[PDB]
């Protein structure tokens, strides 16, 4: 020299209610959860 390993963040989903408003079973906004999938980088530390 560097190898091997775990981890960091960025997108975009998913569910489950209330609310405006409808002929409604209407029509659209909010609330809270979950890795709910992809790729890009980037550290700590044993070993040869």
């Nucleotide at each position: 020299g560097g190898c091997u390993c775990g981890a960091u963040u960025g997108u975009a989903u998913u569910u489950u209610u209330a609310a405006a408003u409808u002929a409604a079973u209407u029509c659209u906004u909010a609330a809270a959860a979950a890795c709910u999938a992809c790729a890009a980088a980037u550290c700590g530390a044993g070993c040869c």
Molecule: K10 TLS RNA
Organism: Drosophila melanogaster